Molecule: A/A-tRNA
Organism: Homo sapiens
C1' cells in the first nucleotide's frame, strides 16, 4: 500500500435533541474532618450533502499480503 472498525464534559463512559461516573467547586452534615447526600460548572474527530443520515478525507485500533 489493501480493505474492516474507530471517536461523547477536564478525564472516564451509555447513548446522538445529550445519560451517568470520577476530578473541580459549593452547600447540608460534624467540635472539625473523612464518608454519604444534594446542587452547580463542564462534551458529541472535525469537513460536504439527506435533514440530523449517508458520504468525505483524517484519526488511531484491527487482521490481509511474492512464490514454488
Nucleotide at each position: 500500500u489493501g480493505g474492516u472498525a474507530u471517536a461523547u464534559a477536564g478525564u472516564u463512559u451509555a447513548a446522538a435533541c445529550a445519560a451517568a461516573a470520577c476530578u473541580a467547586a459549593u452547600g447540608a452534615u460534624u467540635a472539625a474532618c473523612a464518608c454519604u447526600c444534594a446542587u452547580u460548572a463542564a462534551a458529541u474527530u472535525a469537513u460536504g450533502a439527506u435533514a440530523a443520515u449517508c458520504a468525505u478525507a483524517u484519526u488511531u485500533a484491527c487482521c490481509a499480503u511474492c512464490c514454488a